Context: bound to proteins that are not shown
RNA sequence: CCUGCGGC
RNA sequence: GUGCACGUCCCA
RNA sequence: ACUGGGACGUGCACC
RNA sequence: GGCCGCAGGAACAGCAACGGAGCGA
RNA sequence: UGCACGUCCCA
RNA sequence: ACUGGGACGUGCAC
RNA sequence: CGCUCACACAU
Numbered sequence: 001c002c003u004g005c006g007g008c
Numbered sequence: 009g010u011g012c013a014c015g016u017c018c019c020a
Numbered sequence: 021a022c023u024g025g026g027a028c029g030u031g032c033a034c035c
Numbered sequence: 036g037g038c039c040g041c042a043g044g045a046a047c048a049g050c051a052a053c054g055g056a057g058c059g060a
Numbered sequence: 061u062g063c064a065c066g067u068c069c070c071a
Numbered sequence: 072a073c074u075g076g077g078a079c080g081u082g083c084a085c
Numbered sequence: 086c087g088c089u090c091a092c093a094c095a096u
Stems, first nucleotide, its partner, number of pairs: 003042006009034005015028004055090005061084005067078003
């Protein structure tokens, strides 16, 4: 630096 | 606490 | 009515 | 839309042949 | 174990 | 019957 | 389990 997942 | 589906009854 | 209501216990979805 | 936590990876994308096939048990 | 050819028992 | 039985032979496949 | 064939990018 990009991605995935979840909570507010 | 609102609606949705099913289940048992009343009617209209 | 392929309907539109209520009561009694069920699961389902949102706020 | 933003915030919190976790996980992976930090990637300029290689590889025009050394285990397949045909027979008998 | 089944099946095919041939001959006979009758069915 | 375009057959289903019996005896014993040639074979064929399991 | 043994033998063999090439071990192949297709002009």